[PDB]
């Protein structure tokens, strides 16, 4: 420089920690399925590929101490 890690209860479920922040992603391939590498609290995350082939997320609301997109500075355990 890159990436990966961030799970008490409640709650869709794996909510690092603070500010932003109504709108974001999408033929630069949505939901869905499948494999494969990684990582795992064993719950499922996460990266990549292949199918699919046109959504889906986020505001709201709910549950909670915080609230989910997305973007910023950071901070925690690793790893090329």
């Nucleotide at each position: 420089g890159g990436g990966a890690u961030g799970c008490g209860u409640a709650g869709g479920a794996u909510a690092g920690g603070u500010g932003g922040g109504a709108g974001c992603c999408u033929g630069u391939g949505a939901a869905c399925c499948c494999c494969c590498g990684c990582c795992u609290c064993c719950g499922g995350g996460u990266g990549g590929g292949g199918g699919g082939g046109a959504g889906g997320c986020g505001c709201c609301g709910g549950u909670g101490a915080a609230a989910u997109a997305c973007c910023a500075c950071c901070c925690u355990u690793c790893c090329c």
Shown are 80 nucleotides from a PDB entry: RNA from Thermus thermophilus. Crystals were grown from: 2.0 M Ammonium sulfate, 0.1 M Bis-Tris, pH 6.5, VAPOR DIFFUSION, HANGING DROP, temperature 295K. It was solved by X-ray crystallography to 1.9 angstroms. An Rfam search finds the family "Bacterial large subunit ribosomal RNA" in it. A reference for the family is Cannone et al. (2002), "The comparative RNA web (CRW) site: an online database of comparative sequence and structure information for ribosomal, intron, and other RNAs", BMC Bioinformatics. The entry is indexed under Rossmann Fold, RIBOSOMAL PROTEIN, rRNA, rRNA BINDING, RIBOSOME, rRNA BINDING protein-RNA complex. Entry title: Crystal structure of mutant ribosomal protein T217A TthL1 in complex with 80nt 23S RNA from Thermus thermophilus.